Record summary
Method: cryo-EM, resolution 3 angstrom. The entry became public in 2025. The RNA (16S rRNA, nucleotides 7 to 919) from Porphyromonas gingivalis has 849 modelled nucleotides. It comes from the structure "Porphyromonas gingivalis 70S ribosome (W83 Strain)". Taxonomically the source falls in Porphyromonas (Bacteria, Bacteroidota, Bacteroidales, Porphyromonadaceae). Rfam match: Bacterial small subunit ribosomal RNA. Rfam 15.1 lists 42,628 matches to the family in 10,626 species. Clan: SSU clan. The entry has 45 different proteins, among them Large ribosomal subunit protein uL15, Large ribosomal subunit protein uL29 and Small ribosomal subunit protein bS20.
Context: one part of a larger RNA, bound to proteins that are not shown
């Protein structure tokens, strides 16, 4: 550790199909108060502009034009 | 005081991103290297003595 | 984009290291075949950085 | 005094190579390979090796 | 030089996949799939060569050859958005051109410290899950709906 | 055209504030 | 800043240091006041009257 | 007819 | 229907 | 139309409720566990035979399968 | 499973608890496999008896039937539910012979 | 009724083969079963070359029945049906039932070996 | 009476 | 025609009963034993053997 329907005027089998359940980094329709904790280009290693993302040492050296 | 810039030391091969490619010792599991390498880190043993070229910046075009 | 002088913990010799590498051994011990680990020697070769 | 520098060894850490077993369909996919398999020597590599060359 | 080696226990050739633990789901047998997370591999517009380094498929380093795109002032030069954020397109469909290095972890530094779109946070999104509220106790059979 | 369902449901009358709003105190995450 | 001390480790005091952030939480007035949808009701299945259409 | 449906269908 |  | 559309009541769930798409179980609808082949699908037209699979009885060896213990690892 | 912390819960976190997958190393020998022998019941060989529309090949047959050539003979024959197409007085069907051939094997007989 | 692996096999006789069943106090000692690939055989119809050609008879021709009759009925009629060699590889090739081994009740017949 | 084979209740 | 097996008709020592070994084949009905390719054959044809699309049936035995 279970099922339901469905071939016939009515049976018992065989066999497929369809529902019922559980789960989505899902989408859509209607309608939406809060908190916590997760998750957020699944389509193309697609194009763009801007900014940042890997610097630090004046106890290494020549310099101080900069206090 | 500290510092624009230059020479120099260390780091940027990590952290971060993607699943193209790849049926392969690539991956998983278990071993071997008496065929290996390993900066930074720790410990132990030894040593740090004497010299010389360029060259960046600066200056002049 | 051309000319000249510059400093080092930038660059490159020399001195030293037989603890390292290379070559030749001896004494071994011991493996899994090619062998491995140590000693005892001779030879050659290989480094640095000082600052406050 | 601190911060250090060099050589060697051990450790630690990180890589590399080689192995036993497992790793999707198609036979309306049956033969494949010519450094490909092995030996000698040499070169090359951190290292064994057709890794490369006769 | 010798010639071999591998194949019906599937060589070779073709098509399709990154691989595991996880996660989901079945009593079990198992199976499905890698959405977040961790380990390994491959890659950085496409190829080739290397160089520097202890270490390179070199993710904000070269050289060359190919698309493509942008600017000059026609002599010459630039970019690769598979880092984080705007925008456009594709699509049924997925967010801020946000704050701080206070904590953890890295890099450099004697230290103080500096940097860190890693990371901590916040903003947006029916939004997966969990929890709470939208009131609590009495008040007879109003008006307005239905069926009689 | 009275009865049944809405139905103790509404309307007033009695309390409570989770939650929203306005105010104040305001930790811990921070240890070296 | 001292206090053993192996002279250096190491053990003890002091100093600032929060992006989140009125954020948890605690407390104070004056009020039910600001807060409920969606699906399906002939069988499987939980849930039936009347009007339309015909 | 307009329609509805997962099935028996209305 |  | 106690099945269509509305109105009144009812029943689920409840900050959610439904529709679509994808994957598992019921499915034993690939059956080793765990199905079948007269008539529902399903015995090759019939043989010989290669590779392969299976092997009467008994006495000893071995330790490949099998069994048991002890460690390492995940 | 038992705790601890989230006011509770999802969720964080700790220990009891599986590692039952892989590898190494020791033992056991009932069964499978391998090796070395045996046995005759399976299998096969020989011998005797009993078969048979089993296969291949060579010969031999009668009935029916076809054609050709000749005797007899003349109003039809054949076929069908009924007919007709067809053969036949420049001589059919039937009937008696001679000559040339092909195919199939009644009864037994299931 | 019997035989053959199946397809199949029927006048008489002979030759050459194969095979089956039962037993032996003969032999050998597990030498066994099944079998994907392959190979062989495989009714009728069909194809190629050479023979033969009586009957029957697809196609074809005529006559009937029907509304029609491209059929059933009748009369003709060529391949084919027969033989040899070679292809082809199919069937309601059916017991719609693969092969092998061991075991498990009775009645009615039949053939052979007793 | 026994063993092969052959078909129906 | 016992037991047994089977959905039933039925099978029943010649099993379709009880067991063991190996081989062949099936996974709803059409499309379809079709198309393409390949192999074989003088030809006829044989062998191997899909998919798109479509339906909720198609089937067996008995009353």
């Nucleotide at each position: 550790g279970a099922g339901a329907g469905u071939u016939u005027g009515a049976u018992c089998c065989u066999g497929g199909c369809u529902c019922a359940g559980g789960a989505u980094g899902a989408a859509c329709g209607c309608u939406a108060g809060c908190g916590a904790u997760a998750g957020g280009c699944u389509u193309a290693a697609c194009a763009c502009a801007u900014g940042c993302a890997a610097g630090u040492c004046g106890a290494g050296g020549g310099g101080c034009a900069g206090c | 005081g500290g510092c624009g810039a230059c020479c120099g030391g260390c780091g940027c091969a990590c952290g971060g991103g993607u699943g193209c490619g790849u049926a392969a010792c690539g991956c998983g599991u278990a071993u071997g290297c008496a065929a290996c390498u390993u900066g930074c880190c720790u410990u132990a043993c030894a040593g740090a003595g004497g010299g010389g070229g360029a060259u960046a910046a600066c200056c002049c075009g | 984009c051309g000319g000249a002088c510059u400093a080092a913990a930038a660059c490159c010799g020399c001195a030293u290291a037989c603890a390292c590498u290379u070559g030749u051994a001896u004494u071994a011990u011991u493996g899994c075949a090619u062998g491995a680990u140590a000693u005892u020697a001779c030879a050659a070769g290989g480094a640095a950085a000082u600052a406050u | 005094a601190u911060a250090g520098c060099u050589g060697u060894a051990a450790g630690a850490u990180a890589g590399g190579c080689a192995u036993g077993c497992g790793u999707c369909c198609c036979a309306u996919u049956a033969g494949c390979u010519u450094g490909u398999u092995g030996g000698u020597g040499a070169g090359g590599u951190a290292a064994c090796g057709g890794c490369u060359c006769a | 030089c010798a010639a071999g080696g591998c194949g019906a226990c599937g060589a070779u050739g073709g098509g399709u996949a990154g691989g595991g633990g996880a996660a989901c789901u079945g009593a079990g047998a198992g199976g499905u799939u890698u959405a977040u997370c961790c380990c390994c591999c491959a890659c950085a517009c496409u190829g080739g060569u290397a160089c520097u380094g202890a270490g390179a498929c070199a993710c904000g380093g070269a050289c060359c050859a190919g698309a493509c795109u942008c600017c000059u002032a026609c002599g010459g030069g630039a970019g690769g958005c598979a880092g984080c954020a705007g925008u456009g397109a594709g699509g049924a469909a997925u967010a801020u051109u946000g704050g701080u290095c206070a904590a953890u972890g890295g890099g450099c530094g004697a230290g103080a410290g500096c940097c860190u779109g890693a990371a901590c946070c916040a903003g947006c999104c029916a939004a997966g899950u969990c929890g709470c509220g939208u009131g609590a106790a009495g008040g007879a059979a109003g008006a307005c709906a239905g069926u009689c | 055209u009275a009865a049944g369902g809405a139905u103790u449901g509404u309307a007033a009358a009695c309390u409570u504030c989770u939650u929203u709003u306005a105010u104040a105190c305001g930790g811990g995450a921070a240890u070296a | 800043g001292g206090c053993g001390a192996u002279a250096c480790g190491a053990g003890u005091a002091u100093u600032g240091c929060a992006u989140u952030g009125a954020a948890u939480g605690u407390a104070c007035c004056g009020u039910a006041a600001g807060a409920a949808a969606c699906a399906g009701c002939a069988u499987c299945g939980g849930c039936u009257a009347a009007c339309u259409c015909c | 007819u307009g329609c509805c449906a997962g099935c028996a269908g209305c | 229907g | 139309a106690u099945a269509c559309g509305g109105a009144g009541g009812a029943u689920g769930c409840g900050a959610g409720c439904g529709u679509u798409a994808u994957c598992c179980g019921g499915a034993u609808u690939u059956a080793u566990u765990g199905g079948g082949u007269u008539u529902a699908a399903a015995g090759g037209g019939u043989g010989c035979g290669u590779a392969g699979g299976u092997u009467g009885u008994u006495c000893g060896g071995u330790a490949a399968g099998u069994c048991a213990g002890c460690g390492g690892u995940g | 499973g038992a705790g601890c912390g989230c006011u509770c819960a999802a969720c964080g976190u700790u220990c009891a608890g599986c590692c039952u997958g892989c590898c190494g190393u020791u033992g056991a020998a009932a069964c499978u496999g391998c090796c070395g022998g045996g046995c005759u019941u399976g299998a096969g060989u020989u011998c005797a008896g009993u078969g048979g529309c089993g296969g291949c090949a060579g010969g031999c047959g009668g009935a029916a039937u076809u054609c050709g050539u000749g005797g007899u003979g003349u109003a039809g024959c054949g076929g069908u539910g009924a007919a007709a197409u067809g053969c036949a007085u420049a001589g059919a069907u039937a009937u008696c012979a001679c000559g040339a051939g092909g195919a199939a094997c009644u009864c037994c007989g299931a | 009724u019997g035989c053959g692996a199946a397809g199949g096999c029927a006048g008489c006789u002979u030759g050459c083969c194969a095979u089956a069943c039962u037993g032996c106090g003969a032999c050998u000692g597990a030498c066994a079963c099944u079998g994907a690939a392959g190979c062989a055989c495989g009714a009728a119809g069909g194809c190629g070359u050479g023979g033969g050609u009586a009957u029957c008879a697809a196609a074809c021709a005529g006559g009937a029945u029907u509304a029609g009759a491209u059929a059933c009925c009748c009369u003709g009629g060529u391949a084919g049906u027969c033989c040899a060699c070679g292809c082809a590889g199919u069937a309601a090739a059916c017991g719609a039932u693969g092969a092998u081994u061991a075991c498990u009740a009775g009645g009615a017949g039949u053939u052979u070996g007793c | 009476u026994c063993a092969a084979g052959c078909u129906u209740c | 025609a016992c037991a047994g097996c089977g959905a039933a008709a039925g099978c029943g020592u010649u099993a379709a009963g009880u067991a063991a070994u190996c081989c062949a084949c099936c996974u709803g009905g059409g499309g379809a034993g079709u198309a393409c390719g390949c192999c074989g054959g003088c030809a006829a044809c044989g062998g191997u053997g899909a998919a798109a699309c479509u339906c909720a049936a198609a089937g067996g035995a008995a009353u």